Solved structure of RNA, 22 nucleotides shown. The work is reported in "Structural and biochemical basis for misfolded RNA recognition by the Ro autoantigen" (Fuchs et al., Nat.Struct.Mol.Biol., 2006). Crystallisation conditions: 18-20% PEG 6000, 250 mM magnesium acetate, 100 mM sodium acetate Protein was mixed with RNA approximately 1:1., pH 4.6, VAPOR DIFFUSION, HANGING DROP, temperature 298K. The entry also contains 60 kDa SS-A/Ro ribonucleoprotein, not shown here. Method: X-ray crystallography, resolution 2.65 angstroms. The entry became public in 2006.
[PDB]
Context: bound to proteins that are not shown
RNA sequence: GGUAGGCUUUUCAA
RNA sequence: GCCUACCC
Repeated sequence: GGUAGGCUUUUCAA
Repeated sequence: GCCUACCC
């Protein structure tokens, strides 16, 4: 780079 | 404008 989730900003089994 | 995972 292509693809796929999500953005409650990075998911503390505690 | 950013985070992951997969393929490449």